[PDB]
C1' cells in the first nucleotide's frame, strides 16, 4: 500500500426523560450502508 476480520466508531430498533425535531441515559440487534481510529491475520 492492497485484501479479510474484529473491536471501537456507526448504523438500526426498543425503552426512558424530553423536545420539535433538540439533548441525555438503559438495554437489544445488525456492520447491509460508513468517515476516522486501533488491533490481528493475509500478500
Nucleotide at each position: 500500500g492492497g485484501u479479510g476480520c474484529u473491536g471501537u466508531u456507526u448504523a438500526u430498533c426498543c425503552a426512558u426523560u424530553u423536545c420539535a425535531g433538540a439533548a441525555u441515559u438503559g438495554g437489544g440487534u445488525g456492520u447491509c450502508g460508513a468517515c476516522a481510529u486501533a488491533g490481528c491475520a493475509c500478500c